[PDB]
HIV-1 REVERSE TRANSCRIPTION PRIMER TRNA(LYS3) from Bos taurus: 76 nucleotides with solved positions.
Crystallisation conditions: 50 mM MES-KOH pH 5.6, 1.6 to 1.8 M Li2SO4, 10 mM MgCl2, pH 5.6, VAPOR DIFFUSION, HANGING DROP, temperature 293K.
Rfam match: tRNA. Rfam describes the family as follows. Transfer RNA (tRNA) molecules are approximately 80 nucleotides in length. Their secondary structure includes four short double-helical elements and three loops (D, anti-codon, and T loops). Further hydrogen bonds mediate the characteristic L-shaped molecular structure. tRNAs have two regions of fundamental functional importance: the anti-codon, which is responsible for specific mRNA codon recognition, and the 3' end, to which the tRNAs corresponding amino acid is attached (by aminoacyl-tRNA synthetases). tRNAs cope with the degeneracy of the genetic code in two manners: having more than one tRNA (with a specific anti-codon) for a particular amino acid; and 'wobble' base-pairing, i.e. permitting non-standard base-pairing at the 3rd anti-codon position. For this family Rfam cites "The tertiary structure of tRNA and the development of the genetic code" (Hou, Trends Biochem Sci, 1993).
Ions in the entry include magnesium and sodium.
The PDB entry is titled "CRYSTAL STRUCTURE OF HIV-1 REVERSE TRANSCRIPTION PRIMER TRNA(LYS3)".
RNA sequence: GCCCGGAUAGCUCAGUCGGUAGAGCAUCAGACUUUUAAUCUGAGGGUCCAGGGUUCAAGUCCCUGUUCGGGCGCCA
Numbered sequence: 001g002c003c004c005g006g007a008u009a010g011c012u013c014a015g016u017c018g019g020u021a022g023a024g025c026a027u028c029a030g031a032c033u034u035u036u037a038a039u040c041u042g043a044g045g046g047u048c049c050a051g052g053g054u055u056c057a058a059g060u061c062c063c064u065g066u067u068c069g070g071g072c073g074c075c076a
Base pairs, nucleotide, nucleotide: 001072002071003070004069005068006067007066010025011024012023013022019056027043028042029041030040031039049065050064051063052062053061
Other pairs, nucleotide, nucleotide, family: 008014tWH008021tWS009010cHS009023tHH010045cHS014021cWS015048tWW018055tWS022046tWH026044cWW028029cWH032038tWW054058tWH055057tHS
């Protein structure tokens, strides 16, 4: 230098071929329990990596960068 995949809640993921973005775990509170787990219930938590562009509307589509990982290269 190029090539391919990831970047969405604290984490792993979902989010159709743009239209009120959620789940599991985490965490918080409460219910049970002699009490801790588990478990049941509820809650809160999101610069959707970024800039720019398209558009009535962008997490989603286009371009550019950043970034994590893999392949290759960068002659013996």